[PDB]
C1' cells in the first nucleotide's frame, strides 16, 4: 500500500494477514 473480519452506518477505531 493491500486484504480478510468486527464496532447497527462511515470520513473514525480494533484485530488478522500479505
Nucleotide at each position: 500500500g493491500g486484504u480478510g473480519g468486527g464496532g447497527a452506518c462511515g470520513a473514525c477505531c480494533c484485530c488478522a494477514c500479505c